[PDB]
Context: one part of a larger RNA, bound to proteins that are not shown
Molecule: 28S rRNA, nucleotides 1128 to 1846
Organism: Giardia intestinalis assemblage A
RNA sequence: CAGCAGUAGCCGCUACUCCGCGCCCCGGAGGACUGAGGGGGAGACGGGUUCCGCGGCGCCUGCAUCUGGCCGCGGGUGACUCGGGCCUAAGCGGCGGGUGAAGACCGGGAAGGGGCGUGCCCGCCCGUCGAACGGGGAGCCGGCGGAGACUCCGGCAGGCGCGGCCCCCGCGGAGACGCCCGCCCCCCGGCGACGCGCACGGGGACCGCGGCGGGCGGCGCCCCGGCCCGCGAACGCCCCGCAGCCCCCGGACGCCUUGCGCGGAGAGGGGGGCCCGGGGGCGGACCCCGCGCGUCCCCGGCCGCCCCUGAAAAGCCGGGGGGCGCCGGCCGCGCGCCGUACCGACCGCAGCAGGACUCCGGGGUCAGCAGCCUCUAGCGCGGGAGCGAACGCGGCUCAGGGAAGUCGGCAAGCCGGCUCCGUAACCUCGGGAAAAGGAGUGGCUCUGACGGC
RNA sequence: CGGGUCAGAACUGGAACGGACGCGGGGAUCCCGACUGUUUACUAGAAACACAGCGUCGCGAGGGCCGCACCCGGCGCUGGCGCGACGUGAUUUCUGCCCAGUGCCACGACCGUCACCGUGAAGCGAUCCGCCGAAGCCCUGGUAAACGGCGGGAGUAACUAUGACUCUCUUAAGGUAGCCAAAUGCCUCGUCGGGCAAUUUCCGACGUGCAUGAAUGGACCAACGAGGAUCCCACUGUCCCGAGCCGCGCCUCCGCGAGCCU
Numbered sequence: 001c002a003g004c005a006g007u008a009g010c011c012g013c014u015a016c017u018c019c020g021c022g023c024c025c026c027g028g029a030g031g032a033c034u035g036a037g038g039g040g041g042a043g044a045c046g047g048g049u050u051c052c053g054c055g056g057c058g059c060c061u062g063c064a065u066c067u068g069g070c071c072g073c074g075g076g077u078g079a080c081u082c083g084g085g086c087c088u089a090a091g092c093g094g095c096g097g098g099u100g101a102a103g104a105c106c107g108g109g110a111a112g113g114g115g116c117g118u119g120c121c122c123g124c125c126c127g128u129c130g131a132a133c134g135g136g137g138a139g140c141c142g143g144c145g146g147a148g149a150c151u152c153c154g155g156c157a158g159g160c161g162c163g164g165c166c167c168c169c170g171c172g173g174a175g176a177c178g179c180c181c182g183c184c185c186c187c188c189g190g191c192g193a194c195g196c197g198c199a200c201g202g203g204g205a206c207c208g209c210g211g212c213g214g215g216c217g218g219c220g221c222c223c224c225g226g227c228c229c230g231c232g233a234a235c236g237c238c239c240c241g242c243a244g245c246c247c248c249c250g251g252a253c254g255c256c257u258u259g260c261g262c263g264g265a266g267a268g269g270g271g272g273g274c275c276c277g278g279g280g281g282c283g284g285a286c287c288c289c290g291c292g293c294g295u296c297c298c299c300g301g302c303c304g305c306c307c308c309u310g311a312a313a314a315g316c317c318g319g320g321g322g323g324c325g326c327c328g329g330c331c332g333c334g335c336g337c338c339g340u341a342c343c344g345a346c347c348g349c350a351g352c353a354g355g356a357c358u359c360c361g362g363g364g365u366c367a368g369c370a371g372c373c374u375c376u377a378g379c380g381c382g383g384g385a386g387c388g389a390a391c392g393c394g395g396c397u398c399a400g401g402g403a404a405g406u407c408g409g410c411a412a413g414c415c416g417g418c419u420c421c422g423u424a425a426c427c428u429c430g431g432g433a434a435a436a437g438g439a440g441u442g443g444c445u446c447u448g449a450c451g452g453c
Numbered sequence: 454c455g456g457g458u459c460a461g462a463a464c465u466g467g468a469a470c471g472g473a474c475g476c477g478g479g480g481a482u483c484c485c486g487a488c489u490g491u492u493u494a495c496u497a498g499a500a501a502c503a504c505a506g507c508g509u510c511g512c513g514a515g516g517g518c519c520g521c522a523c524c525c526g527g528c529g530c531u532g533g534c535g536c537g538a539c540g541u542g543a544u545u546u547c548u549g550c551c552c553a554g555u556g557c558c559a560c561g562a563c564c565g566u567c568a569c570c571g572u573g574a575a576g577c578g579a580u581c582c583g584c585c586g587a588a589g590c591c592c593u594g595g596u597a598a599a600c601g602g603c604g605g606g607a608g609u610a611a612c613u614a615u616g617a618c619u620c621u622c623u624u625a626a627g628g629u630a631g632c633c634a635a636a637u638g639c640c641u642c643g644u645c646g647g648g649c650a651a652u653u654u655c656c657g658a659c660g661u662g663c664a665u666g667a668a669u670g671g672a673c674c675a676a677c678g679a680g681g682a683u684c685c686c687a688c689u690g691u692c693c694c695g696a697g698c699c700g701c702g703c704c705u706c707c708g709c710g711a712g713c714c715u
Stems, first nucleotide, its partner, number of pairs: 002715002009709002016030005033378002040360004046343002050341001051075006060068001081157001082339003086135002091129001092127002097106003108124001113122004139156005159335008170179003182324010195305003200300007207292005212230005235283006244274006254262002306310001346355002362374004383707004391702008400693002404691001409688001417441005426431001428543001442465002445462006451454001466470001478686007485678002490502002506541007517528004545672003549603003554600002556596004561592001565590002571584003575580001604622005631665001632662001643659005
Other pairs, nucleotide, nucleotide, family: 004713tHS006007cHS006710tWS007711tWH008710tHS011702cWS015031tWS020021tHS021025tWW023383cWS024063tWW031380cWH032379cWW035374tHS035376tHS036375tWH037369tWS038376tWW049077tWW052146cSS056058cWS057059cHS057060tHS057068tWH059070cWS061067cWW061351cWS068069tSS075147tWS076077cWH079340tWH080138tWS080158cWH083132cSS087313cSS088131tWH088312cSS090130tHS095110tWS096107tHS100103tHS112125tWS134311cWS135313tWS135314tWS137159cSS140233cSS144149tWH156234tWS167327cWS168326cSS173175tHS173176tHS175247cSS176272tSS192314tHS193313tHH194312tWH199301cWW218223cWW232285tHS233285tWH234284tHS242276tHS243275tWW250268tHS251266tWS251267tHS252263tWS252266tHS253263cWW254267tSS256260tHS257259tHS259302tWS306308tHS327328cHS342345tWS343345cSS344346cHS344356tWS344357tHH348352tWS366368tHS366370tHS399694cWW402689tHS402691tHS403409tHS403410cWH403689tWH405691cSS406408tHS413688cSS415477tHS416476cSS422436tHS423435tHS424433tHH425432tHS427430tWS428430cHS444463cWW471476cWS485500cSS487676tWS492499tWH505542tHS507598tWS513532tSS514531tWW516529tWW541668cSS543674tHS547667tWS548668cWH551625cSS552599tWH562591cWW563564cHS564591cWW567586tWS567588tWS574581cWW576579tHS597600cHS602626tSS609617tHS610615tWH616617cHS616618tHS623627tWS624626tHS628629cHS628666tWS629667tWH630666tHS634641cWH638640tWS648654cWW649651tHS667670cSS
């Protein structure tokens, strides 16, 4: 660098149209789709500026382009309370030394630190390594920008320190226990702190029904029959809180669950105490009113299971003994370092029908989180027009016959939900079993049964 | 006031109602593996592997098995109801004979052989010749749920046929209980029966079985299986024998625009 050749090819993911204006951008109108395991809304990892505004079409956007994750110019990530920094898991490293030609590898037997405050006392022996899901002291509401928010501003709170001023070494109860807050050392403890499961009960959020107030749509006929809205956080104080556990009197065939379970080692009854991730009232804040089935999450008391028994530490607190002494209230200050934009824009040579962890989860039909249609939200994806040959890929129907087809009933077809009837041989007595095989099922108008005061 | 569910009746629609959707075809047998489970990422999902159960073997810590250049380690935070090494593979019923070969084991024995060292003789010395004699082998025994193995030829009963019986050679022992033209039988499409109009397939029997057989496990088996095989009912474009139709591609157009090969 040629022929091949203007040839093969631009078939997954249902879909666009009219007008402004152009099949692809933007707007209005119409028609559809993804269909709450989302083509929705957000994070972890990886990417690294792809984010935002303005401008542009030279490249790319396998068709076009006025579009763009493309090109140019300017911008953008705010923390006492969120995460990392701390703890320890499985592990890794270090360790007087030991060994090997070395590099290096292996390692408890080694005079191995502190305090108060200057003198004394106590003491065998590593790690500020290893978890942006485990442990962990403490945050909610409203608003503001073009791109940031549990970080900004306004309000209202929490936690942990430091400095001033006042400023205290315990009482009540019959008891369970209550009420107004001492520290340091040795020892004894607790919290942190833990499996799985069918059910049952409670709370929250969601969902639905009826009433009242406000707004809207359509209307050939009906319509008080359709649609939308009606909001209340963290935190402080007071009441309530089933089951569980405990105290007093007294002295038993009773109490009680869906299931159980309990009682002379003290039931029932009557009267009390404790805990309870919760609810109500008043504040925060000048709160439309009632009712109900179900769904999801969390919690509770039981019961069941194991030749399976379902982490640790920092940190915090209590008790006994000893030694010491204001320890609380009010008012002021303070809280360092680092992450923080955006994306399935990640990996597969690519803007590749592959691969890629987690969170939130409405309505109808229904056993159902299945299949089918849909509100919210998002969005029309390697381009279009004509024609309606063969042939292919993916589907549908077919007289009479019914496996004669073929290595072979391969492929396709038959059956199928629920209720009632009826079910053999054999068997390790558990099964076989939905055996086999029959009948019913719509709409409308009625009747009965099952609770509560 | 609440709540749904269950049951019954009349009427009425083309003899229609799980009206879309969703959603077992069934039966009679044989082989293999008990079962749930695992596997060749990218041609093999099985009858292969695992499995509970069954059995054997070694070890009492100064031990056993394994790692490891050395120093040192694992099982072991362990102790025989344990740890390690192997085979078979649920249940039911069983598991025969052989220790000649090879293997293993003797706190059996030291017969013969079998090293260095040590010691005796000779020698100028280098050396040489003897004795001494650890384990091992040899020897004597045990052991098959160790590896494995498990026969021939003749004659014979009042028709025939067969052979309970006799003789003979011969092994370490001569294949027992069972099972079979089996996923295992050459000859072979064995012979007889069932089933078909008709069957090299299938099932039931038969058995001197080229070359079945007992934890290299034998026989049987309910439940189970995207396992291999035969038949019956139902169903159907699998077929007689094809016909018609729907969408997308193809084809014509605008835009874009390659490979292989020569």